[PDB]
Molecule: tRNA
Organism: Trypanosoma brucei
RNA sequence: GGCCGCUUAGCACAGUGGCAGUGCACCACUCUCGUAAAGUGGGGGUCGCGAGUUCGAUUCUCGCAGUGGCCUC
Numbered sequence: 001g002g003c004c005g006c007u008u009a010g011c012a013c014a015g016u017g018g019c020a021g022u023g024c025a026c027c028a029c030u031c032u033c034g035u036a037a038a039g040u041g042g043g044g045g046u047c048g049c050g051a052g053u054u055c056g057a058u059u060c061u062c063g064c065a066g067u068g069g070c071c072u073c
Base pairs, nucleotide, nucleotide: 001071002070003069004068006066007065010024011023012022013021018055028040029039030038049063050062051061052060
Other pairs, nucleotide, nucleotide, family: 005067cWW008014tWH008020tWS009010cHS009022tHH010044cHS015047tWW016058tWW017054tWS017056cWS021045tWH025043cWW031037cWW053057tWH054056tHS057060tWH
């Protein structure tokens, strides 16, 4: 150098042009073998980022930032 993929809440991971989600959890709540468990509900997000397309973009189009796999040196 090249090529392929990937980036979404505190975390881990979905998902798709029109509502932005799910597990662990910072926490709160309900009960008959401690209630140190398990069920339950709330808030938590610049969906790299910019430009373009679209009535409308996290998604589609391009580039750029990042990481990862292989290759080239």